[PDB]
RNA sequence: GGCCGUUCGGGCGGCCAUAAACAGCCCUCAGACCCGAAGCGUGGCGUUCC
RNA sequence: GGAACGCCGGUGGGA
Numbered sequence: 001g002g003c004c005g006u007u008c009g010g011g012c013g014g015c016c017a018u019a020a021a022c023a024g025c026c027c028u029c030a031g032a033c034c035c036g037a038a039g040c041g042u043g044g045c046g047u048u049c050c
Numbered sequence: 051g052g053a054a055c056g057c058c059g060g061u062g063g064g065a
Base pairs, nucleotide, nucleotide: 001016002015003014004013005012006038007037008036009035010034011033025064026063027062043058044057045056046055047054048053049052050051
C1' cells in the first nucleotide's frame, strides 16, 4: 500500500488476496470493537390486512 | 405465522 471488524470520518485490532478472527481494556446487552454521524443489522409500540 | 404503513429507540456499566 490493499482488504476486513454494517456505512462515512477518526481510534483500536486483524490479515495479504482472503474476509475471516480467539484480536480490537474488562464485564455486560438481541444490539454488530470504540467515539461522532448514519439507522444497514439487531429490538420495541401501534395501525390496516392475509 | 406473514405483509404493508406509522412511530420509538438505537447495548449498557466500570477502571

Shown are 65 nucleotides from a PDB entry: RNA with a sequence from Alistipes putredinis. Ions in the entry include magnesium. It comes from the structure "The structure of pistol ribozyme bound to magnesium".